The RNA (25S rRNA, nucleotides 2993 to 3396) from Saccharomyces cerevisiae has 404 modelled nucleotides. The entry is indexed under rRNA pseudouridylation, IRES initiation, confomation, eEF2, RIBOSOME. Method: electron microscopy, resolution 2.62 A. The entry became public in 2023. The work is reported in "Regulation of translation by ribosomal RNA pseudouridylation" (Zhao et al., Sci Adv, 2023). The PDB entry is titled "Hypopseudouridylated yeast 80S bound with Taura syndrome virus (TSV) internal ribosome entry site (IRES), eEF2 and GDP, Structure II". The entry also models magnesium and zinc ions. Among the 77 different proteins in the entry, which are not shown, are RPS3 isoform 1, 60S ribosomal protein L39 and 60S ribosomal protein L9-A. An Rfam search finds the family "Eukaryotic large subunit ribosomal RNA" in it.
Context: one part of a larger RNA, bound to proteins that are not shown
C1' cells in the first nucleotide's frame, strides 16, 4: 500500500525475536576447621562491574535564538541605528537535543541436564533403575516484555434517495457464472485394554448375576409416472411442510430437544386406471455456489480521502491534530516566565587634566575631555516546538470517491 461492501474504535495472539551480567565491603565471625599458623560458608543489607531500555528535573555540552552586551577594521557628513569582514571576533546564552559527563528502571513461574536420592526387584542379600518416583545447572520453556500474519482472527459505531429514486434485506421470475467433484443417511457418551459394553437384581459397590463381542459384511431407510389419477380396510400410528410453545446450546455457539394444532403424503392391507415410438445404450441432463436484471413488501437516511492546519510526527507517503459559529480558530497586543546586564535622551556642584575670559572664583565663567553617577535590575529581545489571555481584528460549504 491495491483488494477482503465502505469506513472507524477497541482488541486477541500464531508465528518469530527475547536479556541480564558478574563483584566488592558490612555482616555471618576471627565462628565453624584446625595444635598453630591461618580461616570459610547459608541467610541479610549496601554498593559496584559490564549490557540494555528510556528520560532531560539538576550538572555539563551545544548556539544562527545571530537573544543581551562588548570589541576591531572600514562604510553610511556627526549622532542614533546599522551594512560588510563567507556565522568578523569575544563573554553570557534560554528553547531543542545529548552525556556512565546526567538521571531513571531492568519481572517470576513451571519442567528439566549433571549429580544426591526414596521405594523397589533381577540376582532369597542388596541395588538411584529394572517398572514407578523426590529434589536439583547461568539450561529449557513460559510469566512479562517487542512486532503483529500487509491472504491469521474477534467485538463494536455510522452507513448516502430529494441526493440521475441511490442503498439494503425477504419473497419469486428470468438470465449468467462456475464446480478439487451430492448421486439414500457423517449413524454424537466417556474411559479401560493384563478389560470392557449391555441387562438386570440388591446390604448401591473398586458388588451379584446373566449376555455380547471374535468388525460398520452393521443400523435405519428403500416398491409408486425421477415415482402419476383415483377406491376402500385397519389403526390414530409413521413422516415432510410451512405456523407455534417453551428449554437448552459462546469453542467456530447458528444446532438440539420439545408444545399444539393445521395441511398433505403413507407401501400396514385389500383394488381400480396410466405408462408403449427415448425405437436394442448413450449422465441423458433432476445437485450448489456466485453474479445480474426484472417485478412487488419491509427497513435505514453516513462517511473518507485531498486540499487547508498541529507538531506529541516526519527523508516522501505515513503518523498526530483542528476546522461550518463556539466555552471554536488565527493575527496581533496585554500578562506571566525567561535571557542578557543598566536602552535612547536629558541633566550633574563627578572627571586624569588642557585652552580663552574678566565684572579674579575657591563646589568662578567658557570650550574640548576617555569615563562616571542619576532618572535604570533599565532597555531589548521572548515560540519559531515556553505559560497565559474578559481586549482588537478577521475566518468558518472547496474538490474526489465510495454499498452488503
Nucleotide at each position: 500500500g491495491a483488494a477482503u461492501g465502505u469506513u472507524a474504535c477497541c482488541g486477541c495472539a500464531a508465528u518469530a525475536g527475547u536479556a541480564a551480567u558478574u563483584g566488592a565491603a558490612c555482616u555471618u565471625a576471627g565462628u565453624a576447621c584446625g595444635a598453630g599458623a591461618g580461616g570459610a560458608a547459608c541467610a541479610g543489607u549496601u554498593c559496584a562491574u559490564u549490557c540494555g531500555g528510556a528520560u532531560a528535573a539538576u550538572u555539563g555540552g551545544u548556539u544562527u535564538u545571530u537573544g543581551c552586551g562588548g570589541c576591531u577594521g572600514u562604510c553610511u557628513g556627526a549622532u542614533c541605528a546599522g551594512g560588510c569582514a563567507u556565522u568578523g571576533c569575544c563573554g553570557c546564552g534560554a528553547a531543542g537535543c545529548u552525556a556512565c559527563c546526567a538521571u531513571c528502571c531492568g519481572c517470576u513461574g513451571g519442567a528439566u541436564u549433571a549429580u544426591g536420592g526414596c521405594u523397589g526387584a533381577a540376582c532369597g542379600c542388596c541395588u538411584c533403575u529394572a517398572a514407578g518416583u523426590c529434589a536439583g545447572a547461568a539450561u529449557c520453556c513460559a510469566u512479562g516484555c517487542u512486532a503483529g500474519a500487509a491472504c491469521g482472527c474477534g467485538g463494536u459505531g455510522a452507513u448516502u434517495u430529494c441526493u440521475u429514486u441511490g442503498c439494503u434485506c425477504c419473497a419469486c421470475a428470468c438470465a449468467a457464472u462456475a464446480u478439487a467433484g451430492a448421486u439414500g443417511g457423517a449413524u454424537a457418551c466417556g474411559a479401560a485394554u493384563a478389560a470392557g459394553g449391555c441387562g438386570u437384581c440388591c446390604u448401591u459397590g473398586u458388588g451379584g448375576c446373566g449376555u455380547c463381542g471374535c468388525u460398520g459384511a452393521a443400523c435405519c431407510a428403500u416398491a409408486g409416472c425421477a415415482g402419476g389419477c383415483u377406491a376402500g380396510c385397519a389403526a390414530c400410528g409413521g413422516u415432510g411442510c410451512a405456523c407455534u410453545u417453551g428449554g437448552c446450546g459462546g469453542a467456530a455457539a447458528g444446532g438440539c430437544c420439545u408444545u399444539g394444532g393445521g395441511u398433505g403424503c403413507u407401501u400396514g392391507c385389500u383394488g381400480g386406471c396410466g405408462a408403449a415410438u427415448u425405437g436394442c445404450a448413450a449422465u441423458g441432463u433432476c445437485a450448489u455456489u456466485u453474479u445480474g436484471c426484472g417485478u412487488g413488501g419491509g427497513g435505514a437516511u453516513a462517511a473518507a480521502u485531498c486540499a487547508u492546519u498541529u507538531g506529541u510526527a516526519u527523508a516522501c507517503g505515513a503518523c498526530u491534530u483542528a476546522g461550518a459559529u463556539g466555552u471554536a480558530c488565527a493575527a496581533c497586543g496585554g500578562g506571566g516566565u525567561a535571557u542578557u546586564g543598566u536602552a535612547a535622551g536629558c541633566a550633574g556642584u563627578a572627571g586624569a587634566g588642557u585652552a580663552g575670559c574678566c565684572u579674579u572664583g575657591u563646589u568662578g565663567u567658557u570650550a574640548c575631555g576617555a569615563u562616571c553617577u542619576g532618572c535604570u535590575g533599565a532597555g531589548a529581545u521572548u515560540a519559531a516546538g515556553c505559560c497565559u489571555u474578559u481586549g482588537u481584528u478577521g475566518u468558518c460549504u472547496g474538490a474526489u470517491u465510495u454499498g452488503u